[PDB]
Context: bound to proteins that are not shown
DNA sequence: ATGAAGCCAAGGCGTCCTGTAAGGCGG
DNA sequence: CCGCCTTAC
RNA backbone atom coordinates (compact mmCIF):
# COMPACT_ATOMS: atom_id res chain seq x y z
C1' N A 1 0.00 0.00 0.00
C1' N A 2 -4.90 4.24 -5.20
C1' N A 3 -13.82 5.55 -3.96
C1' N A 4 -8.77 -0.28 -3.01
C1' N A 5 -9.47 -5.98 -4.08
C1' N A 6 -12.72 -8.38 -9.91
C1' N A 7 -14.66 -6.53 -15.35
C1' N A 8 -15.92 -8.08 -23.43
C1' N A 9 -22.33 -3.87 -25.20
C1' N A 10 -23.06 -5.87 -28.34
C1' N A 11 -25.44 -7.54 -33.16
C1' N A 12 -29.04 -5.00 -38.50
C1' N A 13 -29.82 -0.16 -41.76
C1' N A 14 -30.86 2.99 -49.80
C1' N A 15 -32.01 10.85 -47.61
C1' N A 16 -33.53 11.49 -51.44
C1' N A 17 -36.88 14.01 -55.70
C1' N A 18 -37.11 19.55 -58.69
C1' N A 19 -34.87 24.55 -59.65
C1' N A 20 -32.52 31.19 -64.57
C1' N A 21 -29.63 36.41 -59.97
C1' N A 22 -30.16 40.32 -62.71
C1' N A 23 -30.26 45.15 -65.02
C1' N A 24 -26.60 50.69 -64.98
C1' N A 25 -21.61 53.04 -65.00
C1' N A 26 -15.31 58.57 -67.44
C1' N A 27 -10.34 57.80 -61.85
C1' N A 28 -7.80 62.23 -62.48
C1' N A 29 -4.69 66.71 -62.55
C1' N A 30 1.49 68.09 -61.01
C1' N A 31 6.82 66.89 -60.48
C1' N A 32 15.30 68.02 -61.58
C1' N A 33 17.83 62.59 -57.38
C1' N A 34 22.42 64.38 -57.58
C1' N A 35 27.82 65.66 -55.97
C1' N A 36 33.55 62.07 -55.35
C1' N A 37 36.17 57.73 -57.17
C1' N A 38 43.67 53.59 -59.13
C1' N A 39 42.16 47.13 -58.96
C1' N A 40 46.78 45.19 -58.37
C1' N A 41 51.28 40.71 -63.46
C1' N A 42 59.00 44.25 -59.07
C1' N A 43 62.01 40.39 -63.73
C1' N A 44 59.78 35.91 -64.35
C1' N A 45 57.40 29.95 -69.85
C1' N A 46 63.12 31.22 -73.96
C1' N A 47 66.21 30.03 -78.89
C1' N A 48 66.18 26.90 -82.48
C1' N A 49 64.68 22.62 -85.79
C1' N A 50 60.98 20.05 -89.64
C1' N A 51 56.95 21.52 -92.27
C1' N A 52 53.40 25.36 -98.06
C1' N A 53 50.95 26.45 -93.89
C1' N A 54 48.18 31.42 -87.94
C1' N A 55 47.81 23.07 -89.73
C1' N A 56 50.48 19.54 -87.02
C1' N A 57 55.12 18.29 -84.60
C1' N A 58 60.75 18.65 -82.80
C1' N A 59 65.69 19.33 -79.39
C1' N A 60 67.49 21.63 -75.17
C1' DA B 1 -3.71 66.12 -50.87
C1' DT B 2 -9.33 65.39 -53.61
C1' DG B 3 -13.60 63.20 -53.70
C1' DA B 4 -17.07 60.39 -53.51
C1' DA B 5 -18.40 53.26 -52.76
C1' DG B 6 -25.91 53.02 -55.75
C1' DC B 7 -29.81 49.06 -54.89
C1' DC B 8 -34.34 45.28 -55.10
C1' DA B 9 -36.99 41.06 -54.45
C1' DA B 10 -37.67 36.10 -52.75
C1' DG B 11 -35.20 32.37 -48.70
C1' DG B 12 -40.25 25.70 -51.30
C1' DC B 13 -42.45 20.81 -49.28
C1' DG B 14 -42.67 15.28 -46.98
C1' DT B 15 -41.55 12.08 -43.95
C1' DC B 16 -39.88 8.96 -40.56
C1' DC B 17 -36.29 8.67 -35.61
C1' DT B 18 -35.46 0.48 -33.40
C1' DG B 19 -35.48 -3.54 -30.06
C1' DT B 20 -33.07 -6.96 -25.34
C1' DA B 21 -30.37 -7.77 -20.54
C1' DA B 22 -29.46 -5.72 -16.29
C1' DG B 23 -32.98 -5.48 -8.16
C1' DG B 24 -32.97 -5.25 -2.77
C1' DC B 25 -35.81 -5.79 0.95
C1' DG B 26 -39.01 -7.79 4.40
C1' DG B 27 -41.81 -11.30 4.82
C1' DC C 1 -40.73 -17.49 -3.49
C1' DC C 2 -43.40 -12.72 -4.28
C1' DG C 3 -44.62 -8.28 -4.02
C1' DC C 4 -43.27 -3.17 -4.08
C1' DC C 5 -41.31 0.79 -6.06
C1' DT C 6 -40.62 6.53 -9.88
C1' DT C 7 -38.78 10.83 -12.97
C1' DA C 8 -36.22 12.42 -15.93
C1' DC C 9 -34.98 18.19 -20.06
RNA sequence: CUGAUAACUUACAGGACGCUUUGGCUUCAUUGCUUUUCAGGUGAACUGCCGAGUAGGUAG